[PDB]
Context: bound to proteins that are not shown
Molecule: sgRNA
Organism: Scytonema hofmannii
RNA sequence: UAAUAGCGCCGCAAUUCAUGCUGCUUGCAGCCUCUGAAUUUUGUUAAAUGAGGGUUAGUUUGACUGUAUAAAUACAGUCUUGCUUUCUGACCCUGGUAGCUGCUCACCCUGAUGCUGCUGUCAAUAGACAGGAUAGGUGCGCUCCCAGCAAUAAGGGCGCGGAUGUACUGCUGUAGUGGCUACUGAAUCACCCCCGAUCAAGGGGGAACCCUAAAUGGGUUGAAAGGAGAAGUCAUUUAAUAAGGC
DNA sequence: CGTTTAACAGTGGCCTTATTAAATGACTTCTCAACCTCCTA
DNA sequence: TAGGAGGTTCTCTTCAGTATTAATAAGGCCACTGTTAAACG
Numbered sequence: 001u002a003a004u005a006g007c008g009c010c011g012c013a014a015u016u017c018a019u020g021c022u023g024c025u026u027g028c029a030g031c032c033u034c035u036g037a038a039u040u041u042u043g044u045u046a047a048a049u050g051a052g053g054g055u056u057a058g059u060u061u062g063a064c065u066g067u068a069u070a071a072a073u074a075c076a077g078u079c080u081u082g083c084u085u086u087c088u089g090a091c092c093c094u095g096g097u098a099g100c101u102g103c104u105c106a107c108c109c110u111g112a113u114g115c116u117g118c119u120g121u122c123a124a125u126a127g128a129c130a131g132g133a134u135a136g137g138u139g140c141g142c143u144c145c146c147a148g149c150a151a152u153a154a155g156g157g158c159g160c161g162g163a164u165g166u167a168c169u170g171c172u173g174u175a176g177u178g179g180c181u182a183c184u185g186a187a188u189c190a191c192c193c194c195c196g197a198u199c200a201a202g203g204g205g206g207a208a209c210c211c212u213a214a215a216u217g218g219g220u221u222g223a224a225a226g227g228a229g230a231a232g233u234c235a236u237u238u239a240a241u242a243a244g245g246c
Numbered sequence: 247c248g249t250t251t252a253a254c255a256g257t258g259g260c261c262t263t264a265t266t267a268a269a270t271g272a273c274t275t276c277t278c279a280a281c282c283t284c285c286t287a
Numbered sequence: 288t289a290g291g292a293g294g295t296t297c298t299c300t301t302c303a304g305t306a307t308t309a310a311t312a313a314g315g316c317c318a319c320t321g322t323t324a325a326a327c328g
Stems, first nucleotide, its partner, number of pairs: 006142004010043002013040006020031005052093004062079007083226005088190002095184010105173001107157004114149004118131005136145002159171004191206005207221004227278017247328002250325012279296009
Other pairs, nucleotide, nucleotide, family: 003136tWS004145cWS005144cWS011047cSS012041cWW012044tWS018020tHS018032tWH020034cWS023025tWS026027cSS043047tWS046047cHS048139tWS051141cWS052133tHS054187tSS056190cWH057200tWS058087tWH058190cSS058222cWH059223cWH060224cWH061225cWH069071tHS069072tWS069073cWS092186cSS094132tWS094133tWH106158tHS111112cHS111150tWS111153tHS112150tHS123125tWS123126tHS132135tWS138141tWH152176tSS163167tWS165166cHS174177cWH196201tHS197201tSS198200cHS211217tWW212214tHS212215tWS249326cWW
C1' cells in the first nucleotide's frame, strides 16, 4: 500500500401490491400509517446483520383442580425433577508440562476450498510482555480479493548417490505442522458474593426495584422446542489404495 | 471522414476414475404386548 | 395374597412400481481471433 470486481447475508430506501390499513359499497374503492409480500437499489454521518475457543443439574417455555372465558387467554389454588436441544446474556481464555506418533522438505517454477493477518509496549530480529475478541478487504462474511509464506494441492522442471525387472528411495533439523494420552491454568454462571455437592445438595449471606409507610414481611432482577431407538441408503468432503472391478 | 485503439464476445483446449473407510447433513424402513403361570415370601 | 421371573404368539388380505405439466441453473481460467463503437488528425 492493497484489497478491486463476484457471490451470499442483512438492513436503508424506492416502487407495486395485499395476507395489511381504512371505509362500508361487503367485495369493492382508496392508502402505504402499521404488518407483511414481490422486485430493484444503495451501503449514509447508519440501520441491521456479524464466523477465535470455552464455562451453569442456570432462568423461562410445566402438570392438575376451580373460576371467568365457546375457546385461546387470564386469574386463583395445589404440585415441581435435574432429560435432549435452539437462542440471548454474563464470565473465562488466547495455555503449560511431560511423553507416544503421523505427515512434508536436494534445489527450483507455477500456485491450491493451502497457511498466516488483533491492539499497544519492548524489540523492530523472531520473539517476548501486557491486553484482547472490534482481529486484512467491503454494512457483515466467503472457498472471492489483497498482502506475505507456500514442502506439507496438483503439475512441470531438475542435480548428485543407491537401486535399477514394473517398486522406488537419500540429500531431514523437532525443522515445520498435526494427532493421541496423562497431569495441570481460568470461568463451573443467569441480579451479586461465600461454603458445598456434582450417579447429587443444597445451605447461607447481600444489592436494586415493586408492593408494603416500613417488617431477609412478601414478591421481580433473559427466552424458546421437543419422536426416540435401530438398520440401511444418498450426497459432500477428507484420506489411503488401484490402474479397473468383477 | 475515414480510422485506430479500447471493449466485449465467441471459440478452442484442458480438466482422470473406481473402491473402501471416516466426519457431517439428509432421506427411507421397522418398532412402539398383554395377559397368564408358576414359584417363592 | 404379592412380587418377581418367565411363556407366547399372530395379525391385515395381498401387492406395489413404473407418467407428466419446466426451470431453476450453469464451468473456470487462459489465450486467442473477431466485432464494434467511440474519439480523433